[PDB]
Context: one part of a larger RNA, bound to proteins that are not shown
RNA sequence: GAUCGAGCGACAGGGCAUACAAGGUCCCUUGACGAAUGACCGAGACGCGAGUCUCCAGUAAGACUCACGGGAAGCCGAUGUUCUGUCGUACGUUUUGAAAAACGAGCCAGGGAGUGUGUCUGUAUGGCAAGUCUAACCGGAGUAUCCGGGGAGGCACAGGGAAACCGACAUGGCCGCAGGGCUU
RNA sequence: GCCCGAGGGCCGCCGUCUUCAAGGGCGGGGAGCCAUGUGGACACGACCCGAAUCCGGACGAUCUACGCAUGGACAAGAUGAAGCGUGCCGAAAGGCACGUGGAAGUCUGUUAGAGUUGGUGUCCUACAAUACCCUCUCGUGAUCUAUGUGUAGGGGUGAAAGGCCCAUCGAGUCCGGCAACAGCUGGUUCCAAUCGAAACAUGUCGAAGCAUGACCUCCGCCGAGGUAGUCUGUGAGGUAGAGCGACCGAUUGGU
RNA sequence: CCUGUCAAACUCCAAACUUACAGACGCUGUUUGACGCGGGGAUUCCGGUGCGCGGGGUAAGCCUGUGUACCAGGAGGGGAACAACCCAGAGAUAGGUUAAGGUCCCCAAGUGUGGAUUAAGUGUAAUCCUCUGAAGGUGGUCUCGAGCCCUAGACAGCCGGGAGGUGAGCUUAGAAGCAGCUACCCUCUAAGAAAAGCGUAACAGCUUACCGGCCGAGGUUUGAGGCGCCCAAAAUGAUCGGGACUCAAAUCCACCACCGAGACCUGUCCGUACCACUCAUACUGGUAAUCGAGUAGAUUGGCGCUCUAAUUGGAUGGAAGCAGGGGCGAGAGCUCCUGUGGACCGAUUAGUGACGAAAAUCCUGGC
Numbered sequence: 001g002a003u004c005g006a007g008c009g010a011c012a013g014g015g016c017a018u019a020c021a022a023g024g025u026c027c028c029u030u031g032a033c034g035a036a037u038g039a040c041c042g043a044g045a046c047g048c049g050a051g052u053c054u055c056c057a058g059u060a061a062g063a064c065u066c067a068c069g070g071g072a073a074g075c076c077g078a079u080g081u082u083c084u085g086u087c088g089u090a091c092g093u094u095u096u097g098a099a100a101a102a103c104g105a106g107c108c109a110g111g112g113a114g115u116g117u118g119u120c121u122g123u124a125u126g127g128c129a130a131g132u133c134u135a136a137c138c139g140g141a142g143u144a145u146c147c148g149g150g151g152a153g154g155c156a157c158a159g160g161g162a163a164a165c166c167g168a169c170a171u172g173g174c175c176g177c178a179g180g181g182c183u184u
Numbered sequence: 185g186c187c188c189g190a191g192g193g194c195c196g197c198c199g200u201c202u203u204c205a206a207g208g209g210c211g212g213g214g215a216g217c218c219a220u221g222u223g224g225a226c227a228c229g230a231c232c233c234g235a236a237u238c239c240g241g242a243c244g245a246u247c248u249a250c251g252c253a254u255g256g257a258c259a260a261g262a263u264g265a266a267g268c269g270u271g272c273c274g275a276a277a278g279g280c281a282c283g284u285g286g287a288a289g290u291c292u293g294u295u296a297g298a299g300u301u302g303g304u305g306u307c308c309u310a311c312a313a314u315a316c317c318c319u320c321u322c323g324u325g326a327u328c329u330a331u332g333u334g335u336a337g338g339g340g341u342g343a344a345a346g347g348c349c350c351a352u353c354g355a356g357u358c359c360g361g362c363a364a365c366a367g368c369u370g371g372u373u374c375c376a377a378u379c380g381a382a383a384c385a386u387g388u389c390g391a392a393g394c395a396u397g398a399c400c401u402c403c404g405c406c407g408a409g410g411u412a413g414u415c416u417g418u419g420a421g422g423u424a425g426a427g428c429g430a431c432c433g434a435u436u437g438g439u
Numbered sequence: 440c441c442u443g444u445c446a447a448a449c450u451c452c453a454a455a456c457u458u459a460c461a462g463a464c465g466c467u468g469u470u471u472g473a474c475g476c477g478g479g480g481a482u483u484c485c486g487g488u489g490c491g492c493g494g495g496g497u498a499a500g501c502c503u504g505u506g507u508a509c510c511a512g513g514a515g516g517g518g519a520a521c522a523a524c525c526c527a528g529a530g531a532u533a534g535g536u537u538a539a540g541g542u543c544c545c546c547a548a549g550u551g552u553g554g555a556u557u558a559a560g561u562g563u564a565a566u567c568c569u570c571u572g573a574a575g576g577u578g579g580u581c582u583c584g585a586g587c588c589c590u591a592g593a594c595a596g597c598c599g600g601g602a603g604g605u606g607a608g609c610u611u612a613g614a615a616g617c618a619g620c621u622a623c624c625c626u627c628u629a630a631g632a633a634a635a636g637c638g639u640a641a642c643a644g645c646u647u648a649c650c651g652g653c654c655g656a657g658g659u660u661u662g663a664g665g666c667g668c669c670c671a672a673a674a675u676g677a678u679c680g681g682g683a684c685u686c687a688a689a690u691c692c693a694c695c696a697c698c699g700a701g702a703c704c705u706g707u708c709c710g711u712a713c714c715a716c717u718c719a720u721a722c723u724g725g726u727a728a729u730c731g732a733g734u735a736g737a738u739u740g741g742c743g744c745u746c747u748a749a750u751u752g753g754a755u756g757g758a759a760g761c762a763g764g765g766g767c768g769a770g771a772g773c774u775c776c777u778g779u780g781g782a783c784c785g786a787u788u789a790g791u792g793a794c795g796a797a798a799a800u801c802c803u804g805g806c
Stems, first nucleotide, its partner, number of pairs: 009087010023076002025072004030067003037061001042055005091104003106806006116228013131155003137149004159166002169196001172195004179188004197212006231371002234368001238361006249335009258325001260292003263288001267284007297322003302318002305316002337353001339349003374741006384397005400480006409467003413464009425452001426450002433445002437441002486510010515526003530708007540698003543682003549695001551694006562684002575669003579666010596653005602626002608620002635646003709731002711727005742795001744792001746790008760779008
C1' cells in the first nucleotide's frame, strides 16, 4: 500500500518504528538579555474615498542565549520508512545550445590511463665559491651500501671576427629605493 | 629638513667586426659549479585504448579453378543422315517408291547423375554461418564423377564474373616488423583555498592542426605615481541630418 | 525667370558622438608596491544571444561586420514551461525589509478607492521562430471643436396648393417640362421651372422643386479623438498557464494599502586578504561600503593506499577483514561500539611508488 503520477532526492517539518553499547539532550509557564525591524488601542488633526499624518513610541513586540520552577526517556539526537511544504526533466561526454528524439552503460565486485633514459630550459632548497664536480677506474672495508683515492675531462673565470687576427670599466659623472648617519 | 647612499636607473669610457669617412652589431665595473625536489620542451610507444595499411619469413590446391594419370556412370522412348538393297523409269547421267541402316555437342525423359528459372513461398536467435518444398534446365558429350597428381600469393587458376586459390580475395593465411602512424572519436581515478580566460590578430599544402601575438596565471625586479568616470582647455574627424543660383551626376514642366 | 525631384562610391553646410594630450575633481597606489620591466606555465584561435548601428538577401530560428552587455562558465526571484527578457550577481545560519512581478480562486497579498470607456469574452498576451493581423471599410458607441438654420416655428412626416399666357419657338406627320437645337421670357399670387426624376407612340398620369396648414424643439453640414465591429479559411481536443471574469477579475486616468528573492538591513560563525603582537604561516586583538559565483587553465595547503628506515605503540584478556550501529571533520577521511573473525596490526617523521574510478560499444568474473 489496490483513487492514483514519473531523475527516485536536498533542505524544513509531521506519523509510525527502535534492547544495551559507542551520542544526551529535548518540551512547556514565567523571568533576564534583546540587532535590524516595529505595532494594536486611545486622543487630536486631514482626505470625495480606499486611507493618511501627529502623539502614545523607537515603546509593547523582536531571532539567539541564559536562570528559576515543572515535564519527557522512543524521550531529544540519530537511524528505517512514509506524509506535507519548497526547489528539482540523472550522470559523464560531444556541443553555440543536452532531460534530450545526440553518444555510452543491464547490475555488482575486482582490473583499468603523465612512465624511463638522454639532452635542454626554468624554479625551490643545500654544499662549496673565482672556482666547482669528478667519470671510468684503484685501495680499504662492515664487501652492490660505505671510507679514502682518481680532476681525464666538463662548465665557469673575455670577448669580437667567416677567417687572418686583435683583445676589455678591481669605477669617471648624475639621479635615487632600502638602509645608515645628523643638530630631523 | 641635510648628508652617505650597496642594489637599481641614465650616461660616459673601454675590446672587436664593418670601417677614406661616418654610422651600426656584439661584448665589458668578478658568480659560478655541483647536488636534491619540482615546472616545461625534444627524441624515443611517451597519459591509455581505438583502423584501413605497408614490408619480411613461413603454411596452405582435404575447399575451389584449370591441366594430367588411372577407373567408373548414363532406364526407356522418339526422330530417322550417309551407306546398302529391291522394284519401276532412263541410252546414260540419274531419278522415283519402298525397305534396310542407325548418324546427331539431336529430341522427350525427377533412369543414374549434373544444374539451379520462378515462387521474390517456408526458414531468417534456422535443421542449415547458403537449409526445405514445388516449379524449372541438362541428361552420348566442349558430359558427369572418385581417387591419384601438378600449378602458390603481385604468384596460380580463370569459356573473363575481378570469378576462384579450405566460411578468408580489386592481392590467401599464419607469425613477425609492431606498442606502425593519425592534426580524427572515446576515456584519463582523492579533498580544499587564490586568481580566472580565449572562441580574436599575423604566418602556415593553412582553415577538424600549429606557431607567433592578444588574453589568463605564477615568480623575481623596480619604487611613485596611475587613469575605468566627469568637467574644462588645446587638437583630430565628414556619419546622422541637411542641401545643392556650392561642385558633381542624376531628375520635371511652362511662356 | 518661373516651376517638380534626388545621391553608399556628391558637399556651400553639419551634429550627437568617438578620439590625442594636459589640468582639475573623483577613484586608486606607496607594509594590500600600483604604473612598468624580466622570466616560468598555460588554456585559446567551431562560439552564441539581446540591444544599438549596420552590408547582402523577398525572407529566415539566414549569411557576414561592428560597439556593448550577457549565455557559454552565472546561482536565486519572476516570466505556465524556457542558455542569454525582467529583478539579481551568491560563504554558512538566523531575523527583517524590499526588487522584478503580483494581490477573485488554483496561489502569498484587494473580489481596494475615485472616475471613464468597451458588449466584442474585444480583452485578461512587456520582449518573442513563440504574442499576428493588413490595405480597405464602419449612422456600433462615447467625447471634443467649427459653420449654418430655428418659437417671426427650424429638420422630418402628414394634409392642402402646385395656377395661366402656352400644347414656348425651332426641328417634325407628331413632340405638348422631359428625342434634339435655341432661348429660358411675365401674369395671378401665399406659392408654382420656357421643368429636377419616372412615365406615354405622342398625350395622360405620378411626383421634385417652390407656397400654405397641422405639429412643436432642437436641427443640419463638417473636422478631431477613444474603445469596439467587418475584412478574418486547416488539418487528433477549444483556450488568456487553467478555472472563470462584463458598473470587470477588461481597458485608459489617478490614487490607497499589501504580498513577494540568496538583493538590501541586522546577530553569531567560516574562509580569504591585510594590520598589531610573534620565531610562527601557533595564539590574541583589529580592519574589509570599497573580500566571498565560475568552464579551460595557472598557483597553493591537505586526505587515503604500498613497501623501506628511524623513533615509538597495540594484539589470543582477541590483530586485519567484513556486517550493523555511535562520535568527529566543510571535506578527502579519522575514530569508537556490538557481532563475526582467529592472527597479525599501527602512529609520528623521512622516504618509496605497477597509489585513489561511475563512465572508455572499456577487461574478467559473478548475478
Keywords: azithromycin, antibiotic complexes, mutated 50S subunits, RIBOSOME. An RNA structure (23S Ribosomal RNA, nucleotides 531 to 1365) from Haloarcula marismortui, in which 806 nucleotides are resolved. Rfam match: Archaeal large subunit ribosomal RNA. Gene Ontology terms of the family: ribosome and structural constituent of ribosome. The family has 91 seed sequences and 2,955 matches in Rfam 15.1. The entry has 29 different proteins, among them 50S ribosomal protein L4E, 50S ribosomal protein L19E and 50S ribosomal protein L21e. Lineage of the source: Archaea > Methanobacteriota > Halobacteriales > Haloarculaceae > Haloarcula. The depositors describe the entry as "Crystal Structure Of Azithromycin Bound To The G2099A Mutant 50S Ribosomal Subunit Of Haloarcula Marismortui". Method: X-ray crystallography, resolution 2.4 angstrom. The entry became public in 2005. Crystallisation conditions: PEG 6000, KCl, NH4Cl, MgCl2, Kacetate, pH 5.8, VAPOR DIFFUSION, SITTING DROP, temperature 292K.